[PDB]
RNA sequence: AAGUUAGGUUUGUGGUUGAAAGUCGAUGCCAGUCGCAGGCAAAACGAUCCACGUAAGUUAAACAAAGUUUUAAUGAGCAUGGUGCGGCUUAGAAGUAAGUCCUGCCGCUUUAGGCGAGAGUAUUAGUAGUGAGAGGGUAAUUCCGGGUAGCGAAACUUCCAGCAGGCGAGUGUGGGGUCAAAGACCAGGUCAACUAACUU
Numbered sequence: 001a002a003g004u005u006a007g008g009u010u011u012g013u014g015g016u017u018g019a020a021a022g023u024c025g026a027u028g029c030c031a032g033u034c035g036c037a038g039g040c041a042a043a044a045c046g047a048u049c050c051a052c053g054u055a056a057g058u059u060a061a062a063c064a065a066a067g068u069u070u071u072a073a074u075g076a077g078c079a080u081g082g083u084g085c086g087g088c089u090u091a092g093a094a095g096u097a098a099g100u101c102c103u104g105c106c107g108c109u110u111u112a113g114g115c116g117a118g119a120g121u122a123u124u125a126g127u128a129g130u131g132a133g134a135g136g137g138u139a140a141u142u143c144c145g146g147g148u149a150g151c152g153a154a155a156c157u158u159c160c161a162g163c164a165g166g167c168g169a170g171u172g173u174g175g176g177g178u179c180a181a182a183g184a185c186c187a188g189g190u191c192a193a194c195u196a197a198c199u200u
Stems, first nucleotide, its partner, number of pairs: 001200007010193003013187004022048004028040003032088006049175004057074006080180002099167001101166005106116003118160001120159001129151002135144002
Other pairs, nucleotide, nucleotide, family: 008012cWH008189tHS008191cWH013190tWS017021tWH018020tHS025028cSS025043tWS026043tWH040043cSS042188tSS053077cWW054076tWH055089cSS056075tHS065066cWS079176tHS084129tSS092170cSS096098tHS097102cSS098166tSS110113tWS119168tHS121158cWW122157cWW124155tWS125154tHH126127cHS126152tWS127153tWH128152tHS131147tHS131149tHS132148tWH133146tWH134145tHS137142cWW138139cSS139140tHS147148cHS168179tWS177180cHS177182tWS189190cHS
């Protein structure tokens, strides 16, 4: 000098396509906002048009508080298809062959029917979670009714390998784009660096 081994409580996640793979998150973030449940710092979970008037909601005074109410400031749509169930807003109806995506060829054998890479099928599973009304009172929203009726996921695992043309309306006002990277796919202690131990 080169090799294997150990050390995630020594340290940085590493690659592919492409001209371009971005920005933000711990008293935090997760398709208006609050409760419960869950997920996420190796950002593997996510959210991600611009400028105004605003709803529910926050914050501060009016006074103790409050149970309001009043002010004042602040606070979402129209961009995209992105977790679940409740509470409060939502004031908008119903447009097209066309999100139950549609149409034409073609394939499958496909089975009658369907499927062809998706805003997917089967399974986990009607599980985890959430959670009333009627009615009892007198209230107090506090319970019982009841963890019942109802609604209802995801991570593992699996099945589909085809081309062309189309829409994906409207939903406060004014701009703007037309499926647009409007952030993809793969592996994840992966791949390296460092310190130590053994053979040349």